[PDB]
RNA sequence: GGACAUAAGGAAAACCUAUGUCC
Numbered sequence: 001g002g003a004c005a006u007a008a009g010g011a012a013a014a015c016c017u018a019u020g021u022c023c
Stems, first nucleotide, its partner, number of pairs: 001023006009016002
C1' cells in the first nucleotide's frame, strides 16, 4: 500500500475513533 469484515458515540452530512485475518 491492497483485499474482507465488525461496532459505539456525536449540532446534519461529509467527516471523526476503535478491532481482527491475510499479503
Background
The RNA (phage GA operator RNA hairpin) with a sequence from Enterobacteria phage GA has 23 modelled nucleotides. Method: solution NMR. The entry became public in 2017. Taxonomically the source falls in Emesvirus japonicum (Viruses, Riboviria, Leviviricetes, Norzivirales). The depositors describe the entry as "Structure Effects of the Four-Adenine Loop of the Coliphage GA Replicase RNA Operator".